[PDB]
Context: one part of a larger RNA, bound to proteins that are not shown
């Protein structure tokens, strides 16, 4: 041991959207039941200001329940409903042997018991969170990408394969009016009383676009799109 | 020719009808193989055939009569994959038969703030 | 010469394109690339290494943070000049994010959609040429008085345009007519 | 100054006039105008004769400004929830709690504090002293 920042706001009424705009905006820290940053209630902390007041309109939006049926509705079960969880059993074809597969389908769960067992409840994955399943085909091998604002797909890409070009200052694609700047060594040469300026070859530093500080098993272009069988 | 891209007609020949396998012809680069087909693509069309439903023009598996299919416009199907497309069963339920009650928030009443399209 | 009316050249009665040519500004939106940095809770399966042991791989699976937008509904001068709810897809990668940088218009970039390049892009925006051009559309503002058509015909890169002829007005000239009717 | 003749009109053509602003002819509104009517119209009621025109507007989805209509209509519904005579300090109730809490960044750039209305923005406020971030 100077100078600049230090207010306030910062998932937002203070930033970007004409707005006090339901949109977009990066990083970090964190308590318990409890167990994961999920889920329900809560700690620290914060909030219940930006229209209020009652009530039985119809109708609209979003949901709960519904007797007997159950896709009969409808272009099409679209939309809803339904399975949704940890411990055990189990568990098909087809198949690139990896998968299909959590296949399908059936038991067992809270509460009390220093504990061989039980209580009652209509209900014990008791409230919240956590796949509907199986079969026949079509298209695309697959994961991905695509029209910001009506199309996410059979369209595009993909690994692989085939063909054509490319022998290196490569092809191909670009900047275009053309590439050279500074030393060093060697071999030298001119008239000449004891020294100056040159010519040529090699080397050093730069400056010399991707491909590429790569080179035919590599690079570029086109087509088909895995793999298997003729 | 895994470079653009296709790959014909005429009219007859097999002991009862009907296909045309081998032969006969014309312009012509050549007339489309084992393996495909009313198929993303086939006019007739509700293609005859089986199943599917009580009743099927939209699928599935055959058959052939390919208007206007087909090894690099790649032909032949497969496991796994798909917020892709068309169909069948189980369960499920207000989608429906046929709607009813309730909950929340608009709407309707009052107070306060307070537009626009149009003309 | 002045006055009035036409005609030609000029932007030339006014307003209106889509355009074309130059040379400014834009990768703070978005597409690709480049440098540096950061992030991916919880689980599940498979393969490998080491095990007295606090390691790696899969364009693996389910699923939050995060990225995207499948279907339905609401909304349609909306909360929003593309949003909300519920279902969805990816979530160790061909990933996402942050901070500067590079490629710019007959050009960039594009896993390729006539996509994106600051809410109008098969040719950005701004300025200039430019008062572009428009046989097309719209419009043209005080009064009174007199006369008063045409929509036929010919030609036309022409038939919705134009020009000539026919039909209008003013002026001049000229006949009892280059006139109209009726009669023989 | 008495008789006759003519007078529908689009496009178009011809003739006569009204009005606006300015100028020349020396100056036509210092002290206003105001009997409310006149004229065929445009209009007139503050000259007239000539001249120069950015000279006349319901009519171009024209431009600018103001004012209406729809109409006191629609809207003031994304959310947690409020109550007590107050957007209360107090009390009661509720909501978030991997946020709707806390700390920063980018960006904003004074939006930050003070008065039981008020005369208050004109006034205040950001301190590097832990080897805070930058500047290197």
């Nucleotide at each position: 041991u100077a100078c600049c920042g230090u207010a306030c706001u910062g998932c937002a009424a203070a930033c970007c959207g004409a707005c006090u705009c339901a949109g977009g905006u990066g990083g970090g820290c964190u308590a318990g039941u409890a167990u994961a940053u999920a889920u329900a209630c809560u700690c620290a902390g914060g909030c219940c200001a930006u229209a209020g007041a009652a009530u039985c309109a119809a109708c609209c939006a979003u949901g709960u329940u519904a007797a007997a049926g159950g896709a009969a509705c409808u272009c099409g079960g679209c939309a809803a409903a339904a399975u949704g969880c940890a411990c055990g059993c189990g568990u098909g074809a087809c198949c690139u042997c990896g998968g299909a597969g959590g296949a399908a389908g059936c038991g067992u769960g809270g509460c009390u018991a220093a504990a061989a067992a039980g209580a009652c409840u209509c209900a014990g994955c008791a409230a919240a969170u956590a796949g509907c399943c199986g079969a026949c085909a079509g298209c695309g091998a697959c994961u991905g990408u695509u029209u910001a604002c009506c199309a996410a797909a059979a369209a595009c890409a993909c690994a692989g394969g085939a063909u054509a070009g490319u022998g290196c200052u490569a092809a191909c694609a670009g900047a275009c009016g053309u590439a050279a700047a500074u030393u060093a060594a060697g071999c030298u040469g001119c008239a000449a009383a004891a020294a100056g300026c040159g010519g040529u070859u090699u080397u050093a530093u730069u400056u010399u676009u991707g491909g590429a500080u790569g080179u035919a098993u590599a690079c570029u272009a086109u087509c088909c799109g895995a793999c298997g069988c003729c | 020719a895994a470079a653009c891209g296709g790959c014909g007609g005429c009219a007859g020949u097999a002991a009862c009808u009907c296909u045309a396998a081998c032969u006969g012809u014309c312009c012509u680069a050549a007339g489309g193989u084992a393996g495909c087909g009313a198929a993303a693509u086939u006019c007739c069309u509700u293609g005859a055939c089986u199943u599917g439903u009580a009743a099927u023009u939209g699928g599935c598996g055959u058959c052939c009569u390919g208007c206007a299919u087909g090894a690099a416009u790649g032909g032949c199907g497969g496991a796994a994959c798909g917020a892709c497309u068309g169909u069948c069963g189980g369960g499920c339920u207000g989608u429906c038969u046929c709607u009813a009650a309730c909950a929340u928030g608009g709407a309707a009443u009052c107070u306060g703030u307070g537009a626009a399209u149009u003309u | 010469a002045c006055g009035u009316c036409u005609a030609u050249u000029g932007g030339a009665c006014c307003c209106g394109a889509a355009a074309c040519c130059g040379a400014u500004c834009g990768a703070u939106c978005u597409a690709g690339c480049g440098a540096c940095g950061u992030g991916c809770a919880g689980g599940u399966c498979u393969g490998a290494c080491u095990u007295u042991a606090a390691u790696c791989a899969g364009g693996a699976c389910c699923g939050a943070a995060c990225c995207c937008g499948u279907g339905u509904c609401u909304g349609u001068u909306g909360c929003a000049a593309g949003a909300g709810a519920c279902u969805g897809g990816g979530a160790u990668g061909a990933c996402a994010c942050g901070u500067g940088g590079c490629u710019a218009g007959g050009g960039g970039u594009g896993a390729a959609a006539g996509g994106c390049c600051a809410a109008u892009c098969a040719a950005g925006u701004u300025c200039g040429g430019u008062a572009a051009u428009a046989g097309c559309u719209g419009g043209u503002u005080u009064u009174c008085u007199g006369c008063g058509a045409a929509a036929u015909c010919u030609a036309u890169u022409c038939a919705g345009g134009u020009a000539a002829a026919g039909a209008g007005u003013g002026u001049g000239u000229a006949c009892u007519a280059a006139g109209a009717c009726c009669a023989u | 100054a008495g008789u006759c003749a003519u007078a529908g009109g689009u496009a178009g053509c011809a003739g006569a006039a009204c009005g606006u602003u300015c100028u020349g002819g020396a100056a036509c509104a210092a002290u206003u105008a105001c009997g409310c009517u006149g004229a065929a119209a445009a209009c007139a009621g503050u000259a007239a004769c000539a001249g120069a025109a950015u000279u006349g507007a319901a009519g171009c989805u024209g431009c600018u400004a103001a004012c209406a209509u729809a109409a006191g209509u629609a809207a003031c519904a994304c959310u947690a929830a409020a109550u007590g005579g107050a957007u209360a300090a107090c009390a009661u109730g509720g909501c978030c709690g991997u946020a709707a809490g806390c700390c920063c960044a980018a960006g904003g750039u004074u939006u930050u504090g003070c008065a039981u209305a008020a005369c208050a923005a004109a006034c205040a406020g950001u301190g590097a002293a832990u080897a805070c971030g930058g500047u290197u």
Primary citation: Waltz et al., Nat Commun (2021), "How to build a ribosome from RNA fragments in Chlamydomonas mitochondria". The RNA (L7 rRNA, nucleotides 2 to 367; L3b rRNA, nucleotides 1 to 184; L6 rRNA, nucleotides 2 to 137) from Chlamydomonas reinhardtii has 669 modelled nucleotides. An Rfam search finds the family "Bacterial large subunit ribosomal RNA" in it. A reference for the family is Yusupov et al. (2001), "Crystal structure of the ribosome at 5.5 A resolution", Science. The sample was in a buffer at pH 7.6. The entry has 45 different proteins, among them bL21m, mL114 and bL28m. It comes from the structure "Large subunit of the Chlamydomonas reinhardtii mitoribosome".